[PDB]
Context: one part of a larger RNA, bound to proteins that are not shown
RNA sequence: ACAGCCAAGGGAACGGGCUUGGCGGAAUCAGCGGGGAAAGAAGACCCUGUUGAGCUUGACUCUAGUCUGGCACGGUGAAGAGACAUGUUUUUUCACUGACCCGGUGAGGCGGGGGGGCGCUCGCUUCUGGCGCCAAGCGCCCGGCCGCGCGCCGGCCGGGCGCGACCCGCUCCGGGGACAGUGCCAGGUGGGGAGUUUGACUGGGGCGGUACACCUGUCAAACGGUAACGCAGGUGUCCUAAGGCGAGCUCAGGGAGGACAGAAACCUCCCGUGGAGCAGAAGGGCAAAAGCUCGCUUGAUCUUGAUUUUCAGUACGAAUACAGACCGUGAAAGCGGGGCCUCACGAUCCUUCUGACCUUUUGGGUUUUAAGCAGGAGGUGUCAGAAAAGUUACCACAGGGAUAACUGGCUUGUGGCGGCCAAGCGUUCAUAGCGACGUCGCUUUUUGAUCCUUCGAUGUCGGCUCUUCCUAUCAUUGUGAAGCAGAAUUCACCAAGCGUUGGAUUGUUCACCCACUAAUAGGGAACGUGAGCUGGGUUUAGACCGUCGUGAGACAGGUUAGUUUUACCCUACUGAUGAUGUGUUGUUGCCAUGGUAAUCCUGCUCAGUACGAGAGGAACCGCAGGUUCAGACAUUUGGUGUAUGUGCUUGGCUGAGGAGCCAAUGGGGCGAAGCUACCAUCUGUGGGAUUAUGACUGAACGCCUCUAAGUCAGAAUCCCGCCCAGGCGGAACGAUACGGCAGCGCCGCGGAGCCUCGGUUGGCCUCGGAUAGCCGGUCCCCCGCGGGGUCCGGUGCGGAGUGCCCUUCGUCCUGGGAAACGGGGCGCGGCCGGAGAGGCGGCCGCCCCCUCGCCCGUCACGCACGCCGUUCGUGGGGAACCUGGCGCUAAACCAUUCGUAGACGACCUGCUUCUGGGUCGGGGUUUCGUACGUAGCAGAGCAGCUCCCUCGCUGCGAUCUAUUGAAAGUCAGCCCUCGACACAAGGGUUUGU
Repeated sequence: ACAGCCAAGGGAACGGGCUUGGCGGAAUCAGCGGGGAAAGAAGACCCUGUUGAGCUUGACUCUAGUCUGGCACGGUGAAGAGACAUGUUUUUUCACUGACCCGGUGAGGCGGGGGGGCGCUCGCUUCUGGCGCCAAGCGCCCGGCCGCGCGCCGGCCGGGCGCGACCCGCUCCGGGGACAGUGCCAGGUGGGGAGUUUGACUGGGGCGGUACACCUGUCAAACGGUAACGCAGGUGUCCUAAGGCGAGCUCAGGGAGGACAGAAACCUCCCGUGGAGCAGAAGGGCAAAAGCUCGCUUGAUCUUGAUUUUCAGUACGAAUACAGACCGUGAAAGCGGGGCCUCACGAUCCUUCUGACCUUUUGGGUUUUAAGCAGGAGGUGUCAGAAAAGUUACCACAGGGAUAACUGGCUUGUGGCGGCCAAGCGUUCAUAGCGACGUCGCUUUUUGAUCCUUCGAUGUCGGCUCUUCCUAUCAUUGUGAAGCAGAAUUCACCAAGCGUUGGAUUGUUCACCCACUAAUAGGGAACGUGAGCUGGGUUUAGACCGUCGUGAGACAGGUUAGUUUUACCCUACUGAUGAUGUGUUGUUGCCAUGGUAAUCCUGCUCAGUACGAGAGGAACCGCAGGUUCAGACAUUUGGUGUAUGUGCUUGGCUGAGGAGCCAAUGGGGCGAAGCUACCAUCUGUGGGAUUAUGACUGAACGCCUCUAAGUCAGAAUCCCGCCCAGGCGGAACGAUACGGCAGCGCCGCGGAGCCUCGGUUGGCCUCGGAUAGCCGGUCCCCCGCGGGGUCCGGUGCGGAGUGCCCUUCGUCCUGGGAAACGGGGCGCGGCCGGAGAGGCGGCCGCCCCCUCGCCCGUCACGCACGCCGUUCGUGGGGAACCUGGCGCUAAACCAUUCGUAGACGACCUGCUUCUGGGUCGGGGUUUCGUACGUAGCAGAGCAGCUCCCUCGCUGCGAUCUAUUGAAAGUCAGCCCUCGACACAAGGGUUUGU
């Protein structure tokens, strides 16, 4: 994806499909949460990726900033020294400002000089919260008017200049200053910031190890080669000799001896296949060596190739035969270009050294330098060779069931449970009860090993609730055994029917305690059960403590707060309509099938009895009751209560009284009916077969034996009964459509006309045993023509045989014999048998017709000339239409009504005649508690009036008394009414054998 019932099997190790079984029946309604490893999100956990991001630092490269030195902007003067040398540099200090910098101001009195004088001093101001500017005075001039008139004379009007208020100056005043600072380099610092990295194998990952590059023996299965985080080990060295030659000796060990001298000091002899040594780990090999001691040497030298090991037949390393020169050694043959062999080590690039009368160093020539050619070294141990620290629980992406944390799968080490032998415990005695040393098993209710399913997600630990299953039995039923006298106790058998409790602590599973009890037995169901609940603890993000880390952070170390989504789909289940047939409907019933149920305890009597030395101390039959569970019900008790029934009350609102209302049911008493509680009351049953066990008769096996044949008793066991439901299961009975059109039911005999098929003679019958049966007569006896018994006579591989019987399967004419009263007209009328699911037959009366079975004469029958479904049960079964005779008259549903019923359907009821039902009213019952109004000489008291009289009158006044067990409610799901009113065959849809 298609879809949706289960068990087991196998399968990708838990299927709706596959296999084998159980089985399965239209369409639906309301619930429900077992399943669909239900829906959501390309798992948030773990792992991988040569994928990332936040953060940290003692990770690798860097960087802003910052510190320091040099150069330039960077000048002037005065002193002094070192060094070189016999003028130069470094320059140390001080002074100046003109570069440059800072501060103030509206750039307002700066520096010198003598003016001024009271006495260097100042621009002359300090007893007080007043005012202070835009000139006074002096002097020299100008213009206009007027009088003197010689007018720079005088009077008026209007103006200019200087002193008053000194002169000259080159930076506005000060403060720093060749320095702060700027520009460029250089060194240091620099997680403040940037980029990046943080190997692999791995019975998940991390940690642990290197099985990452090599060598030895084994694995390794007699060529070679061959895996694991297989086994036992070793290596990154060492050697101027421990290399190469030649010579001479024999080692380890043992015995016998010799002054100190002994187990070990040195010397001598003998034995000595190597049991010593050869540097290392191991293996191989080696005796006048390959070991030890000597003598000489550096073949551990230079250079082309070829080959072997891993192999791709590529490198590196290692090695093997050669060849060309220089050699060493020995008399020589020869041996030697490292170690007796199997291991002890390193690419490109770069740097360094060595070599040539080497090449280039570019237009040519010389010389330095540099680049080349060839051979060594400097190293990559992740060893065919990156330059590389952490954390993330704030995390992300692509994936992985190749890989972890569940369940489920294989196994059972471990856990749990059970046997076999019998040394011993048990006072004696292996097995009443146990049982060592050994050994054989079972379970997956413990933890383990594996990674098979699931990482495009199967919701985890507990607790609560609920169902079912297992027995490895705690208790109850029935029994066997004792170190069973009674009581008690443990061992064992059939046995899972019914029970296995309430609490303190902890999230807890677990664990421990208190109490009761017959017992408080053990487990499974995806370690049952989160679209059933909760979220207490694990297990995100916030925080605290302790330990660890420099740090970010980590902790099966503690503490605290921390969102639990969705069903309306299918199935399953619980209930409710329904469905196929029965011709249609209704009534009364049967039953196949499923479910199932009761359980335990106490007191009295037995009985203080049996038993027992005593202490102690039973059981059966009976009686009275209780626990748990199941099915009901409300008379009583309690609960509910909005009959919103009746009082009582707060606040507000109808003007007040009365009557009421609002305040999400205002509040509070009592309360009908109905629901409801071991919180009231009632009920809970019998047989059969047998298990374990104990027995009878009786052999095998002259005896004995519950067993082999046969038989008995036998239980919370199983089955059934009682009880609940009632089959794509039946039965009997009633009415069956009068109609305004219609349509039917039985009988017989005829015609076509559609669909559907099987077939192709029947058997109409005893019971029955198998080491036995069948048939008659029954002379004989008994019992109700028959049955039973004895005896007798016939068969028995069945002839009174299913190896069988019954019937013929051509027709018609006449023409003989044998046989013969037989048959037929769905022949017509009576008597029966048959009830398990009868559905068929038997026995008698009357009419008519025929001469049928067997043997032969006698012809005739479309003789369709060879060709297949011929021949029948059948007038078959189902549906629709044409002939008559005999009988018929509807019921169901909808609508309405009622509540014994109910989510809706459905269910129990009434309705032209029990005259019925309904409405109202009236009685009964019951709930509440005494209604409005009136009256009063009740009423704490108060006020008014004047008959100041306070029992004088009139008024207000919670409340009280009588009327008044009054008023009010009362079936909507209470009981009678026959009192008043209307109404009461009406409406629609259906169906035939």
Molecule: 28S rRNA, nucleotides 3865 to 5069
Organism: Oryctolagus cuniculus